[PDB]
Context: one part of a larger RNA, bound to proteins that are not shown
C1' cells in the first nucleotide's frame, strides 16, 4: 500500500510518551481540510521551459596612502596652527611656512571701494557672514582603488629528443614480370642505310611480400587508442625508404604551397617578466531595526545598452500666506465642433462667354 | 462650356464662426505635518509596461510603432475577474477563532437569497462571430378590406374587332420592336405564366356565385433562429448541474478584502505640558 | 519632557540607530581543574541582528564595563580548497 503538484503554512482527529488542579498540559508523529508554481540574478516583465548553484565545511570582494570639500565634534578665535628638524622626551622647542581677517582689474594700479567708458543717470564684481587646527564620519583626485575575467601588445630568455628542409655517415628492398640502347652473325649497300636471328638488360617500367604510405567501408567515439582496429586500398631501384649524430630560432626558421609544421599547442612557439595591461562589457558583492523614496525624460555627446548638465529622490539649513483645492473677477486663444466668403476640392440646374 | 447665379457635400498643412477644457494672473475662505522657494552635502536614473483619452503611422492589423496626457506595475501585498505584472476593489506597523462594507457575488464545488414581485427567452440563447435569411415569439403606433360578405377554399366565366400592326421561314397575348386600342360586359392584358413552328392547349390576371367573420400587408421595437468547419481529449459556463441557478425592471436581506470599526501593543513626526 | 492630532507597502537610492565577531587599554583586576574555550542539547528572554541561565560533552582557559582598533558578518561569483 484509492492516492496526484515548490512539500509548508492555518485548521485538525487518532497514537505515543512525559506531567500532573484530574481538570488538563507538555513533547513527537500528523490522517483529514482551506490556502500555496523554490532561491538568486537579469529585466517592461520570469513557476518559467532565462542566468547560477549536487552538498557541507573554510577561505572569498569598498581598502589604504596623500591631496581637496562639506558635515558632526573638540581646542582656540581675528586669529588659528606648525613642517623638517632639536630634544631620552607621546613633554617642550622650531611659526621656515599654511589659512583666514579685502576686494576689484587682463594689467600697471587704485581700495571699501574697484572695473568699464570721455563721463556715467549707470551696470559687473565687491564692502554689509569667523576663521582655523586636530579628531570622526560623506564625496572627489592620484594610486590595481569593490572582488573575479579576456582576445591580445612587448620584453628577455628556452626549445628542432614531434615535425619541415639540408648536411655527413651507416643500414633496407622476398619473389615473378617485360625486354630499351648496344653488340655479335647472316642477309643487304659503291660505301651506308636498313632487315633477320641471337646476344644484351635499360626504366622516377610492371605484378607483387618486407618497408613506406593513407582512397574506401565498418566499428571505435566516458575508446584496447587524445586519431586507432578490422576487411579492403596506392607506392614498393627511387623526385624511395630508415638508423645515428648535426644546422636552420619566432614577424624568425622551414615549406614539391595546405597558412602546412616548428614537442599532443600555431594568421605568429613555450617558458618567464612589464603585469593586479584594459575590460562603457558580463557576474558577484557577506548583520539587523527605523525614516524617506525615484527615474527609465529633456538637453548634449564618435552619441545610442556609457555619460554629463537639468527634471525627479534624499539630507540639512533658511525664508515670506510660499504652495495646492474652491468660489469669484480679468485674460489671450482657434483646437472640438460649425461652415464655405478665401484656398482647394464636389455635385445638380440655371445663364452664357 | 469658361464666368456668374440658384442650391449639396468634403478639408491635417481651409476659416467672413467657434466652445468645453487647459493655461496666465488677481481676491477670498477653508483645509492641508511648509505641502512652496532658494542655497549646500549624497545619490540613482536616461532599456520603460499595459490600460483609458486624443493623434501620427500600420491594414482605426499586431501583446505593433511614435508622440501627448492621466491611470496602474515597475518599486505595492489584499480582495474580484476560472488561472492572469499592467483591468475593477482596494493601498500591509504588529496582534485578535470580534463586527460592518468595496468590486463581486449568494442551488453544489465554495461563504451568502433555490429571496420577492412583474415580464422576456425554449435557442441551453445564455455560455464567440457578419453581410445577409425566415409565417419565432413579446410589445406599440397607424393603414387597407369587411354582413353593402371581406380573407381562403371551392363552382364558374376568363371573350370579341383581333392573328393590333411591323418585322418576323413563322411570331396570332406569351421572339423583338411599335403600339395600345375599342366591344359585350360581371368581368377578360392589345397578356402575368407555361407550351407552341406558329397556333392552339394549358393558366393567370380580371370578375360573379359560394362560403359567414375578420383578414391582408408593411413601419417600429424587445427576446431569440439560421448563416457558424481544424487538427492529443469532452475543451467557447472554471466544473457539476440549470428552463432558471438564464435575461430585463423594482425592492429588501446578506456574503465578501490585509479597505473601515473595536481592543491591546509598538514606533516616525508636529505644538509643549 | 504632558498628552494629543497624525502617520508608518517599498527597487534604485538618500538619511537614522543598533547586534555580534576578533584584536588593545581598563585588567599583576574580574571568572575558571568545586571544570575555560570549543561541541552538544534544552529553558527562559528582546522589535530584530541576539542575550542569559543550565544538562551533557571537554580538559585550559576565559574575560565585564567604558573607550579604542578592523583581514568584521557569505547562498549564489560556470568562485576557490577540503570532504561527502
Nucleotide at each position: 500500500a484509492c492516492a496526484a503538484g515548490c512539500a509548508g503554512u492555518g485548521g485538525g482527529a487518532g497514537c505515543a510518551c512525559g506531567c500532573u488542579u484530574a481538570g488538563g498540559c507538555g513533547u513527537g508523529u500528523g490522517a483529514c481540510u482551506g490556502c500555496g508554481u523554490a532561491c538568486c540574478u537579469u529585466u517592461u516583465g520570469u513557476a518559467u521551459a532565462a542566468u547560477g548553484g549536487g552538498u557541507c565545511a573554510g577561505c572569498g570582494a569598498c581598502u589604504u596612502a596623500u591631496a581637496u570639500u562639506c558635515u558632526g565634534u573638540a581646542g582656540c578665535a581675528a586669529g588659528g596652527u606648525u613642517a623638517a628638524c632639536c630634544g631620552a622626551a607621546u613633554a617642550g622647542g622650531g611659526g621656515a611656512g599654511c589659512c583666514g581677517a579685502a576686494g576689484g582689474g587682463a594689467a600697471a594700479c587704485c581700495g571699501a571701494g574697484u572695473c568699464u567708458u570721455a563721463a556715467c543717470u549707470g551696470g559687473g564684481c565687491g564692502u554689509u557672514a569667523a576663521g582655523u587646527u586636530g579628531c570622526a564620519g560623506g564625496g572627489u583626485a592620484u594610486a590595481g582603488a569593490c572582488c573575479c575575467g579576456a582576445a591580445a601588445c612587448c620584453c628577455g630568455g628556452u626549445g628542432a629528443u614531434c615535425u619541415a628542409g639540408c648536411c655527413a655517415u651507416g643500414g633496407g628492398c622476398a619473389g615473378g614480370u617485360u625486354g630499351a640502347a648496344g653488340g655479335u652473325u647472316g642477309g643487304g649497300u659503291a660505301a651506308c642505310a636498313c632487315u633477320a636471328a641471337c646476344u644484351g638488360g635499360a626504366g622516377g617500367a610492371c605484378c607483387g611480400a618486407a618497408c613506406c604510405g593513407a582512397c574506401u567501408a565498418a566499428u571505435g567515439u566516458u575508446g584496447a587508442a587524445a586519431a586507432a582496429u578490422u576487411a579492403g586500398c596506392g607506392g614498393a631501384u627511387g623526385a624511395c625508404u630508415u638508423g645515428u649524430g648535426g644546422c636552420u630560432g619566432g614577424g624568425g626558421g622551414u615549406g614539391a604551397a595546405a597558412g602546412g609544421c616548428c614537442a599532443a599547442u600555431c594568421a605568429a612557439a613555450c617558458c618567464g617578466g612589464g603585469a593586479g595591461a584594459u575590460a562603457g562589457c558580463u557576474g558577484g558583492u557577506u548583520c539587523u531595526c527605523c525614516c524617506c523614496g525615484a527615474a527609465a525624460g529633456c538637453u548634449a555627446u564618435u552619441u545610442a545598452g556609457g555619460u554629463a548638465g537639468c527634471g525627479c529622490c534624499u539630507c540639512g539649513u533658511g525664508a515670506a500666506u510660499u504652495c495646492a483645492u474652491c468660489u469669484c473677477c480679468g485674460g489671450g486663444g482657434g483646437u472640438a465642433g460649425a461652415g464655405c466668403a478665401c484656398u482647394g476640392u464636389u455635385u445638380c440646374g440655371g445663364c452664357a462667354a | 462650356a469658361a464666368c456668374c447665379c440658384g442650391a449639396u457635400g468634403c478639408a491635417a498643412a481651409c476659416u467672413g464662426c467657434g466652445a468645453a477644457u487647459a493655461c496666465c494672473g488677481g481676491a477670498g475662505a477653508a483645509u492641508g505635518u511648509u505641502a512652496u522657494c532658494a542655497c549646500g552635502g549624497g545619490a540613482g536614473a536616461c532599456a520603460c509596461a499595459c490600460g483609458g483619452c486624443g493623434g501620427g503611422u500600420g491594414c482605426u492589423a499586431a501583446c505593433g510603432u511614435c508622440c501627448g496626457u492621466c491611470g496602474u506595475g515597475a518599486a505595492g501585498a489584499g480582495g474580484g475577474a476560472a488561472a492572469c505584472a499592467a483591468c475593477c476593489c482596494a493601498g500591509a506597523c504588529c496582534g485578535c477563532c470580534a463586527g460592518c462594507u468595496a468590486a463581486g457575488g449568494u442551488c453544489c464545488c465554495a461563504a451568502a437569497g433555490u429571496c420577492a414581485u412583474g415580464g422576456u427567452u425554449a435557442a441551453g440563447u445564455g455560455g464567440g462571430a457578419a453581410a445577409c435569411g425566415a409565417u419565432g415569439u413579446g410589445g406599440g403606433a397607424a393603414g387597407g378590406c369587411c354582413c353593402a360578405g371581406a380573407c381562403a377554399g371551392c363552382c364558374a366565366g376568363g371573350a370579341u374587332g383581333u392573328u393590333g400592326g411591323c418585322u418576323u421561314a413563322g411570331a396570332a397575348g406569351c421572339a423583338g420592336c411599335c403600339a395600345u386600342c375599342a366591344u359585350u360586359u360581371a368581368a377578360a392584358g392589345a397578356a402575368a405564366g407555361c407550351g407552341u413552328a406558329a397556333u392552339a392547349g394549358c393558366u393567370c390576371a380580371c370578375u360573379g356565385g359560394u362560403c359567414g367573420a375578420g383578414u391582408c400587408g408593411g413601419c417600429c421595437u424587445g427576446c431569440g433562429c439560421g448563416g457558424a468547419a481544424g487538427a492529443u481529449g469532452u475543451a467557447a459556463c472554471g466544473g457539476g448541474g440549470c428552463u432558471a441557478a438564464a435575461c430585463c425592471a423594482u425592492g429588501c436581506a446578506c456574503c465578501g478584502a490585509a479597505g473601515c470599526u473595536g481592543c491591546g501593543g509598538c514606533a516616525g513626526c508636529g505644538a509643549c505640558g | 519632557c504632558g498628552u494629543u492630532g497624525u502617520u508608518g507597502g517599498g527597487u534604485a537610492g538618500g538619511g537614522g540607530a543598533g547586534c555580534g565577531u576578533u584584536c588593545u587599554g581598563u585588567a599583576a583586576g574580574c571568572c575558571u581543574g568545586c571544570g575555560a574555550a570549543g561541541g552538544u542539547g534544552u529553558g527562559c528572554u528582546g522589535u530584530g541582528a541576539g542575550g542569559c541561565a543550565u544538562g551533557c560533552u571537554g580538559g585550559a582557559g576565559g574575560u565585564a564595563u567604558c573607550a579604542g582598533a578592523a583581514g568584521u558578518g557569505c547562498g549564489a561569483a560556470u568562485g576557490c580548497u577540503g570532504a561527502c